An RNA, together with DNA: 61 nucleotides with solved positions. The 2026 paper behind the entry is "Stepwise transcription stalling by the anti-cancer drug Actinomycin D and insights into short tandem repeat transcription inhibition". The structure was determined by electron microscopy at 2.96 angstroms resolution and released in 2025.
Context: bound to proteins that are not shown
RNA sequence: CCUAAGAGUAC
DNA sequence: CTTTGTTCAGCAGGTACTCTTATTCAATATG
DNA sequence: CATATT
DNA sequence: CTGCTGAACAAAG
Repeated sequence: CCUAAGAGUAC
RNA backbone atom coordinates (compact mmCIF):
# COMPACT_ATOMS: atom_id res chain seq x y z
P C A 1 -1.37 3.88 3.49
O5' C A 1 -0.95 2.88 2.32
C5' C A 1 -0.68 3.36 1.01
C4' C A 1 -0.69 2.25 0.00
C3' C A 1 -1.93 1.37 0.00
O3' C A 1 -3.00 1.93 -0.73
C1' C A 1 0.00 0.00 0.00
P C A 2 -4.52 1.66 -0.27
O5' C A 2 -4.84 0.21 -0.84
C5' C A 2 -4.75 -0.07 -2.23
C4' C A 2 -4.84 -1.55 -2.49
C3' C A 2 -6.10 -2.24 -1.98
O3' C A 2 -7.18 -2.12 -2.89
C1' C A 2 -4.19 -3.49 -1.33
P U A 3 -8.69 -2.06 -2.35
O5' U A 3 -8.99 -3.53 -1.83
C5' U A 3 -8.98 -4.64 -2.73
C4' U A 3 -9.10 -5.94 -1.97
C3' U A 3 -10.27 -6.03 -1.00
O3' U A 3 -11.47 -6.43 -1.65
C1' U A 3 -8.28 -6.73 0.08
P A A 4 -12.89 -5.89 -1.13
O5' A A 4 -13.19 -6.77 0.15
C5' A A 4 -13.23 -8.19 0.07
C4' A A 4 -13.12 -8.82 1.44
C3' A A 4 -14.11 -8.32 2.47
O3' A A 4 -15.38 -8.94 2.35
C1' A A 4 -11.95 -8.35 3.41
P A A 5 -16.71 -8.15 2.81
O5' A A 5 -16.70 -8.29 4.40
C5' A A 5 -16.63 -9.57 5.01
C4' A A 5 -16.24 -9.46 6.46
C3' A A 5 -17.05 -8.49 7.30
O3' A A 5 -18.29 -9.04 7.72
C1' A A 5 -14.76 -8.15 7.72
P G A 6 -19.58 -8.09 7.86
O5' G A 6 -19.39 -7.41 9.28
C5' G A 6 -19.12 -8.19 10.43
C4' G A 6 -18.49 -7.38 11.53
C3' G A 6 -19.22 -6.11 11.92
O3' G A 6 -20.33 -6.35 12.76
C1' G A 6 -16.92 -5.65 11.70
P A A 7 -21.64 -5.43 12.65
O5' A A 7 -21.28 -4.16 13.55
C5' A A 7 -20.78 -4.33 14.86
C4' A A 7 -20.15 -3.06 15.37
C3' A A 7 -20.94 -1.79 15.14
O3' A A 7 -21.99 -1.61 16.08
C1' A A 7 -18.71 -1.43 14.50
P G A 8 -23.41 -1.03 15.60
O5' G A 8 -23.13 0.52 15.37
C5' G A 8 -22.59 1.31 16.41
C4' G A 8 -21.98 2.59 15.90
C3' G A 8 -22.91 3.54 15.17
O3' G A 8 -23.76 4.27 16.05
C1' G A 8 -20.85 3.40 14.03
P U A 9 -25.16 4.84 15.51
O5' U A 9 -24.75 6.18 14.76
C5' U A 9 -23.98 7.18 15.42
C4' U A 9 -23.66 8.32 14.49
C3' U A 9 -24.83 8.85 13.68
O3' U A 9 -25.65 9.74 14.42
C1' U A 9 -22.98 8.54 12.26
P A A 10 -27.24 9.62 14.32
O5' A A 10 -27.59 10.47 13.02
C5' A A 10 -27.03 11.75 12.84
C4' A A 10 -27.23 12.25 11.43
C3' A A 10 -28.57 11.95 10.80
O3' A A 10 -29.59 12.83 11.23
C1' A A 10 -26.85 11.48 9.25
P C A 11 -31.08 12.27 11.48
O5' C A 11 -31.35 11.34 10.22
C5' C A 11 -32.49 11.55 9.40
C4' C A 11 -32.10 11.77 7.96
C3' C A 11 -33.06 11.21 6.92
O3' C A 11 -34.17 12.06 6.67
C1' C A 11 -30.85 10.57 6.38
P DC B 1 -54.49 -25.78 -44.44
O5' DC B 1 -54.16 -26.10 -42.90
C5' DC B 1 -53.27 -27.16 -42.56
C4' DC B 1 -52.92 -27.11 -41.09
C3' DC B 1 -52.04 -25.92 -40.67
O3' DC B 1 -52.65 -25.20 -39.61
C1' DC B 1 -51.22 -27.94 -39.77
P DT B 2 -52.24 -23.67 -39.32
O5' DT B 2 -53.27 -23.19 -38.20
C5' DT B 2 -52.99 -23.44 -36.82
C4' DT B 2 -53.74 -24.66 -36.33
C3' DT B 2 -53.90 -24.75 -34.81
O3' DT B 2 -55.17 -25.30 -34.49
C1' DT B 2 -52.72 -26.63 -35.58
P DT B 3 -55.77 -25.11 -33.01
O5' DT B 3 -55.19 -26.35 -32.19
C5' DT B 3 -55.25 -26.36 -30.78
C4' DT B 3 -54.62 -27.62 -30.22
C3' DT B 3 -54.03 -27.48 -28.82
O3' DT B 3 -54.91 -28.05 -27.86
C1' DT B 3 -52.64 -28.80 -30.30
P DT B 4 -55.74 -27.10 -26.87
O5' DT B 4 -54.61 -26.26 -26.11
C5' DT B 4 -54.28 -26.54 -24.75
C4' DT B 4 -53.69 -27.93 -24.60
C3' DT B 4 -52.94 -28.17 -23.28
O3' DT B 4 -53.22 -29.49 -22.81
C1' DT B 4 -51.54 -28.68 -25.06
P DG B 5 -52.98 -29.87 -21.27
O5' DG B 5 -52.00 -31.13 -21.33
C5' DG B 5 -50.77 -31.05 -22.04
C4' DG B 5 -49.62 -31.58 -21.21
C3' DG B 5 -49.59 -31.11 -19.78
O3' DG B 5 -48.79 -31.99 -19.00
C1' DG B 5 -47.92 -29.97 -21.03
P DT B 6 -48.53 -31.71 -17.44
O5' DT B 6 -47.02 -31.20 -17.40
C5' DT B 6 -46.10 -31.73 -16.45
C4' DT B 6 -44.78 -32.08 -17.11
C3' DT B 6 -43.54 -31.61 -16.35
O3' DT B 6 -42.46 -32.51 -16.56
C1' DT B 6 -43.63 -30.53 -18.44
P DT B 7 -41.27 -32.59 -15.49
O5' DT B 7 -40.15 -31.61 -16.08
C5' DT B 7 -39.27 -32.06 -17.10
C4' DT B 7 -38.27 -30.98 -17.49
C3' DT B 7 -37.54 -30.31 -16.32
O3' DT B 7 -36.19 -30.08 -16.69
C1' DT B 7 -38.59 -28.67 -17.62
P DC B 8 -35.07 -29.77 -15.57
O5' DC B 8 -34.33 -28.46 -16.12
C5' DC B 8 -33.65 -28.51 -17.37
C4' DC B 8 -33.57 -27.13 -18.00
C3' DC B 8 -32.76 -26.10 -17.20
O3' DC B 8 -31.98 -25.31 -18.09
C1' DC B 8 -34.93 -25.28 -17.57
P DA B 9 -31.04 -24.13 -17.52
O5' DA B 9 -32.00 -22.86 -17.48
C5' DA B 9 -32.60 -22.38 -18.68
C4' DA B 9 -32.30 -20.91 -18.90
C3' DA B 9 -31.32 -20.30 -17.91
O3' DA B 9 -30.67 -19.18 -18.51
C1' DA B 9 -33.58 -19.62 -17.43
P DG B 10 -29.15 -18.95 -18.05
O5' DG B 10 -29.24 -17.55 -17.24
C5' DG B 10 -29.33 -16.32 -17.99
C4' DG B 10 -30.13 -15.31 -17.20
C3' DG B 10 -29.38 -14.68 -16.03
O3' DG B 10 -29.57 -13.27 -15.97
C1' DG B 10 -31.43 -15.58 -15.30
P DC B 11 -28.29 -12.55 -15.32
O5' DC B 11 -28.28 -13.02 -13.77
C5' DC B 11 -27.47 -12.29 -12.81
C4' DC B 11 -28.33 -11.26 -12.13
C3' DC B 11 -27.65 -10.43 -11.04
O3' DC B 11 -28.03 -9.06 -11.18
C1' DC B 11 -29.59 -11.49 -10.16
P DA B 12 -27.00 -8.07 -10.44
O5' DA B 12 -27.87 -6.72 -10.33
C5' DA B 12 -29.27 -6.77 -10.69
C4' DA B 12 -30.11 -6.40 -9.50
C3' DA B 12 -29.45 -5.45 -8.51
O3' DA B 12 -30.43 -4.56 -8.00
C1' DA B 12 -30.08 -7.38 -7.39
P DG B 13 -29.76 -3.11 -7.81
O5' DG B 13 -28.59 -3.42 -6.74
C5' DG B 13 -28.56 -2.66 -5.51
C4' DG B 13 -29.61 -3.19 -4.55
C3' DG B 13 -29.18 -3.18 -3.10
O3' DG B 13 -29.40 -1.88 -2.55
C1' DG B 13 -30.15 -5.28 -3.64
P DG B 14 -28.01 -1.20 -2.11
O5' DG B 14 -28.26 0.37 -2.28
C5' DG B 14 -28.95 0.85 -3.42
C4' DG B 14 -29.17 2.35 -3.32
C3' DG B 14 -27.97 3.12 -2.80
O3' DG B 14 -27.14 3.49 -3.89
C1' DG B 14 -29.94 3.79 -1.63
P DT B 15 -25.56 3.72 -3.67
O5' DT B 15 -25.48 5.18 -3.04
C5' DT B 15 -26.08 6.28 -3.70
C4' DT B 15 -25.87 7.55 -2.91
C3' DT B 15 -24.49 7.70 -2.33
O3' DT B 15 -23.65 8.34 -3.27
C1' DT B 15 -26.15 8.22 -0.69
P DA B 16 -22.09 7.97 -3.34
O5' DA B 16 -21.41 9.00 -2.33
C5' DA B 16 -21.17 8.62 -0.99
C4' DA B 16 -21.17 9.84 -0.08
C3' DA B 16 -20.17 9.77 1.06
O3' DA B 16 -18.99 10.47 0.69
C1' DA B 16 -22.35 10.11 1.93
P DC B 17 -17.55 9.82 0.97
O5' DC B 17 -17.39 9.95 2.55
C5' DC B 17 -17.49 11.22 3.17
C4' DC B 17 -17.78 11.08 4.65
C3' DC B 17 -16.84 10.16 5.39
O3' DC B 17 -15.63 10.83 5.70
C1' DC B 17 -19.09 9.83 6.10
P DT B 18 -14.28 9.99 5.89
O5' DT B 18 -14.36 9.48 7.40
C5' DT B 18 -14.50 10.42 8.45
C4' DT B 18 -14.76 9.73 9.77
C3' DT B 18 -13.81 8.60 10.11
O3' DT B 18 -12.62 9.12 10.68
C1' DT B 18 -16.05 7.95 10.57
P DC B 19 -11.22 8.37 10.45
O5' DC B 19 -11.27 7.15 11.47
C5' DC B 19 -11.46 7.39 12.86
C4' DC B 19 -11.95 6.14 13.56
C3' DC B 19 -11.00 4.95 13.48
O3' DC B 19 -10.08 5.00 14.56
C1' DC B 19 -13.29 4.29 13.10
P DT B 20 -8.69 4.20 14.48
O5' DT B 20 -9.11 2.68 14.73
C5' DT B 20 -9.76 2.30 15.94
C4' DT B 20 -10.20 0.85 15.88
C3' DT B 20 -9.06 -0.15 15.72
O3' DT B 20 -9.09 -1.10 16.76
C1' DT B 20 -10.79 -0.56 14.12
P DT B 21 -7.76 -1.91 17.15
O5' DT B 21 -7.83 -3.21 16.22
C5' DT B 21 -9.00 -4.01 16.22
C4' DT B 21 -8.85 -5.17 15.26
C3' DT B 21 -7.41 -5.62 15.01
O3' DT B 21 -7.31 -7.02 15.20
C1' DT B 21 -8.56 -5.29 12.96
P DA B 22 -5.88 -7.73 15.28
O5' DA B 22 -5.90 -8.73 14.04
C5' DA B 22 -7.03 -9.57 13.84
C4' DA B 22 -7.05 -10.11 12.43
C3' DA B 22 -5.69 -10.59 11.91
O3' DA B 22 -5.78 -11.94 11.49
C1' DA B 22 -6.76 -9.15 10.33
P DT B 23 -4.46 -12.84 11.40
O5' DT B 23 -4.11 -12.85 9.85
C5' DT B 23 -5.13 -13.13 8.90
C4' DT B 23 -4.71 -12.69 7.51
C3' DT B 23 -3.21 -12.62 7.30
O3' DT B 23 -2.67 -13.92 6.98
C1' DT B 23 -4.37 -10.79 6.24
P DT B 24 -3.24 -14.83 5.78
O5' DT B 24 -1.92 -15.25 4.98
C5' DT B 24 -0.93 -14.26 4.67
C4' DT B 24 -1.19 -13.65 3.30
C3' DT B 24 0.04 -13.47 2.44
O3' DT B 24 0.30 -14.67 1.69
C1' DT B 24 -1.39 -11.53 2.34
P DC B 25 -0.62 -15.13 0.45
O5' DC B 25 -0.84 -16.69 0.72
C5' DC B 25 -1.68 -17.11 1.79
C4' DC B 25 -1.83 -18.62 1.78
C3' DC B 25 -0.53 -19.39 2.03
O3' DC B 25 -0.53 -20.05 3.34
C1' DC B 25 -1.78 -20.31 0.20
P DA B 26 -1.42 -21.35 3.66
O5' DA B 26 -1.03 -21.73 5.17
C5' DA B 26 0.34 -22.01 5.51
C4' DA B 26 0.51 -23.45 5.97
C3' DA B 26 1.83 -23.76 6.63
O3' DA B 26 1.73 -25.00 7.32
C1' DA B 26 1.84 -24.43 4.33
P DA B 27 3.04 -25.71 7.94
O5' DA B 27 3.57 -26.63 6.74
C5' DA B 27 2.70 -27.58 6.12
C4' DA B 27 3.45 -28.43 5.10
C3' DA B 27 4.87 -28.83 5.49
O3' DA B 27 5.16 -30.10 4.95
C1' DA B 27 4.95 -27.51 3.54
P DT B 28 5.84 -31.23 5.87
O5' DT B 28 6.19 -32.40 4.83
C5' DT B 28 5.21 -32.83 3.90
C4' DT B 28 5.74 -32.73 2.48
C3' DT B 28 7.12 -33.37 2.25
O3' DT B 28 7.11 -34.15 1.07
C1' DT B 28 7.14 -31.13 1.52
P DA B 29 8.41 -34.98 0.64
O5' DA B 29 9.19 -33.99 -0.35
C5' DA B 29 8.56 -33.54 -1.55
C4' DA B 29 9.55 -32.80 -2.43
C3' DA B 29 10.96 -33.39 -2.45
O3' DA B 29 11.47 -33.37 -3.78
C1' DA B 29 11.06 -31.13 -1.77
P DT B 30 12.69 -34.33 -4.19
O5' DT B 30 13.76 -33.33 -4.83
C5' DT B 30 13.39 -32.51 -5.93
C4' DT B 30 14.23 -31.24 -5.97
C3' DT B 30 15.73 -31.46 -6.18
O3' DT B 30 16.23 -30.48 -7.09
C1' DT B 30 15.38 -30.19 -4.24
P DG B 31 17.55 -30.77 -7.95
O5' DG B 31 18.48 -29.50 -7.67
C5' DG B 31 18.04 -28.20 -8.07
C4' DG B 31 18.74 -27.12 -7.28
C3' DG B 31 20.27 -27.15 -7.35
O3' DG B 31 20.78 -25.83 -7.46
C1' DG B 31 19.58 -27.27 -5.10
P DC C 1 20.58 -25.87 9.35
O5' DC C 1 19.96 -24.74 8.42
C5' DC C 1 20.62 -23.48 8.28
C4' DC C 1 20.39 -22.90 6.90
C3' DC C 1 18.98 -22.38 6.63
O3' DC C 1 19.03 -21.20 5.83
C1' DC C 1 19.51 -24.02 5.05
P DA C 2 17.78 -20.20 5.78
O5' DA C 2 17.36 -20.17 4.23
C5' DA C 2 18.08 -19.35 3.31
C4' DA C 2 17.55 -19.52 1.89
C3' DA C 2 16.12 -19.03 1.68
O3' DA C 2 15.95 -18.51 0.35
C1' DA C 2 16.22 -21.35 1.29
P DT C 3 14.68 -17.60 -0.01
O5' DT C 3 13.97 -18.37 -1.21
C5' DT C 3 14.18 -17.96 -2.56
C4' DT C 3 13.78 -19.06 -3.54
C3' DT C 3 12.37 -18.94 -4.11
O3' DT C 3 12.31 -19.55 -5.39
C1' DT C 3 12.49 -20.89 -2.84
P DA C 4 11.12 -19.21 -6.42
O5' DA C 4 10.14 -20.47 -6.32
C5' DA C 4 10.67 -21.79 -6.21
C4' DA C 4 9.80 -22.81 -6.95
C3' DA C 4 8.46 -22.30 -7.41
O3' DA C 4 7.93 -23.23 -8.36
C1' DA C 4 8.21 -23.60 -5.43
P DT C 5 6.56 -22.94 -9.15
O5' DT C 5 5.62 -24.16 -8.72
C5' DT C 5 6.10 -25.50 -8.84
C4' DT C 5 5.22 -26.48 -8.08
C3' DT C 5 3.72 -26.34 -8.32
O3' DT C 5 3.10 -27.61 -8.22
C1' DT C 5 4.19 -25.88 -6.05
P DT C 6 1.77 -27.93 -9.07
O5' DT C 6 0.79 -28.61 -8.01
C5' DT C 6 1.14 -29.86 -7.41
C4' DT C 6 0.25 -30.15 -6.21
C3' DT C 6 -1.24 -29.97 -6.44
O3' DT C 6 -1.97 -30.94 -5.71
C1' DT C 6 -0.50 -28.46 -4.77
P DC D 1 -36.82 -17.69 5.04
O5' DC D 1 -35.85 -18.11 3.82
C5' DC D 1 -34.86 -17.16 3.36
C4' DC D 1 -35.52 -15.81 3.18
C3' DC D 1 -36.56 -15.75 2.07
O3' DC D 1 -37.66 -14.95 2.47
C1' DC D 1 -34.88 -14.14 1.67
P DT D 2 -39.05 -15.31 1.74
O5' DT D 2 -39.64 -13.85 1.40
C5' DT D 2 -38.71 -12.78 1.07
C4' DT D 2 -39.00 -12.28 -0.32
C3' DT D 2 -39.85 -13.21 -1.18
O3' DT D 2 -40.75 -12.47 -2.00
C1' DT D 2 -37.79 -12.82 -2.25
P DG D 3 -42.15 -13.26 -2.04
O5' DG D 3 -43.06 -12.33 -3.00
C5' DG D 3 -43.36 -12.78 -4.34
C4' DG D 3 -42.26 -12.36 -5.28
C3' DG D 3 -42.44 -12.80 -6.73
O3' DG D 3 -43.06 -11.78 -7.52
C1' DG D 3 -40.14 -12.93 -5.96
P DC D 4 -44.15 -12.34 -8.57
O5' DC D 4 -43.23 -13.18 -9.59
C5' DC D 4 -43.77 -14.39 -10.18
C4' DC D 4 -43.78 -14.26 -11.68
C3' DC D 4 -44.91 -15.00 -12.38
O3' DC D 4 -45.08 -14.43 -13.68
C1' DC D 4 -42.90 -16.02 -12.93
P DT D 5 -46.37 -15.01 -14.44
O5' DT D 5 -46.33 -14.22 -15.85
C5' DT D 5 -45.29 -13.23 -16.05
C4' DT D 5 -44.31 -13.73 -17.08
C3' DT D 5 -44.94 -14.41 -18.30
O3' DT D 5 -44.37 -13.89 -19.50
C1' DT D 5 -43.21 -15.74 -17.45
P DG D 6 -45.41 -13.38 -20.62
O5' DG D 6 -45.09 -14.29 -21.89
C5' DG D 6 -44.63 -15.62 -21.70
C4' DG D 6 -43.11 -15.69 -21.80
C3' DG D 6 -42.59 -16.45 -23.02
O3' DG D 6 -41.36 -15.90 -23.46
C1' DG D 6 -41.85 -17.52 -21.07
P DA D 7 -40.72 -16.39 -24.86
O5' DA D 7 -39.65 -17.50 -24.43
C5' DA D 7 -38.26 -17.17 -24.37
C4' DA D 7 -37.39 -18.40 -24.52
C3' DA D 7 -37.50 -19.13 -25.86
O3' DA D 7 -36.24 -19.72 -26.19
C1' DA D 7 -38.25 -20.56 -24.12
P DA D 8 -36.12 -20.84 -27.34
O5' DA D 8 -36.24 -22.22 -26.53
C5' DA D 8 -35.31 -22.51 -25.49
C4' DA D 8 -35.47 -23.94 -24.98
C3' DA D 8 -35.47 -25.03 -26.05
O3' DA D 8 -34.82 -26.18 -25.53
C1' DA D 8 -37.53 -25.06 -24.89
P DC D 9 -34.22 -27.30 -26.52
O5' DC D 9 -34.78 -28.66 -25.90
C5' DC D 9 -35.98 -28.64 -25.14
C4' DC D 9 -36.42 -30.03 -24.76
C3' DC D 9 -36.42 -31.04 -25.90
O3' DC D 9 -36.43 -32.36 -25.37
C1' DC D 9 -38.64 -30.40 -25.40
P DA D 10 -36.42 -33.64 -26.35
O5' DA D 10 -37.88 -34.27 -26.17
C5' DA D 10 -38.20 -34.98 -24.98
C4' DA D 10 -39.69 -35.25 -24.87
C3' DA D 10 -40.27 -36.23 -25.89
O3' DA D 10 -41.27 -37.02 -25.26
C1' DA D 10 -41.42 -34.20 -26.05
P DA D 11 -41.87 -38.33 -25.97
O5' DA D 11 -43.45 -38.11 -25.86
C5' DA D 11 -43.98 -36.79 -25.91
C4' DA D 11 -45.44 -36.81 -26.32
C3' DA D 11 -45.76 -37.78 -27.45
O3' DA D 11 -47.08 -38.28 -27.30
C1' DA D 11 -46.13 -35.56 -28.19
P DA D 12 -47.66 -39.36 -28.35
O5' DA D 12 -48.41 -38.46 -29.44
C5' DA D 12 -49.32 -37.45 -29.02
C4' DA D 12 -50.28 -37.09 -30.13
C3' DA D 12 -50.42 -38.15 -31.23
O3' DA D 12 -51.79 -38.29 -31.60
C1' DA D 12 -49.92 -36.09 -32.19
P DG D 13 -52.93 -38.52 -30.48
O5' DG D 13 -54.06 -39.33 -31.26
C5' DG D 13 -54.08 -39.34 -32.69
C4' DG D 13 -54.60 -38.03 -33.24
C3' DG D 13 -55.42 -38.15 -34.52
O3' DG D 13 -56.51 -37.23 -34.50
C1' DG D 13 -53.58 -36.74 -34.90

The depositors describe the entry as "The structure of 1 ACTD bound to RNA polymerase II elongation complex with 2 CTG repeats". Among the 13 different proteins in the entry, which are not shown, are Actinomycin D, DNA-directed RNA polymerase II subunit RPB9 and DNA-directed RNA polymerase II subunit RPB11.